[PDB]
Context: bound to proteins that are not shown
Order: sequence, then C1' cells, then structure tokens
RNA sequence: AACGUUAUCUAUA
RNA sequence: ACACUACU
RNA sequence: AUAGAUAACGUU
Repeated sequence: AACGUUAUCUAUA
Repeated sequence: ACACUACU
Repeated sequence: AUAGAUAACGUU
C1' cells in the first nucleotide's frame, strides 16, 4: 500500500 | 501555561 | 454492494 474482514465515532468556527 | 498530588 | 475518520486481526 494492496487485499479479506470486524467493530467503533459522526461538532459552524 | 501543567497531569499526578495517592490505604501507603 | 454508504461515505468519512479511527482501531484491531490475518495475508501479501
């Protein structure tokens, strides 16, 4: 960084 | 440009 | 076949 997922948060400045 | 500051 | 951000696992 590509992938295969999984789960979390959704403030004007 | 500031947390701990405690059963000890 | 949500988006954005984050985290974790596994492979390369």
The RNA with a sequence from La Crosse orthobunyavirus has 33 modelled nucleotides. It comes from the structure "La Crosse virus polymerase at replication late-elongation stage". The entry also models zinc and magnesium ions. Method: cryo-EM, resolution 3.9 angstrom. The entry became public in 2022. The entry also contains La Crosse virus polymerase, not shown here. The reconstruction used 24,151 particles.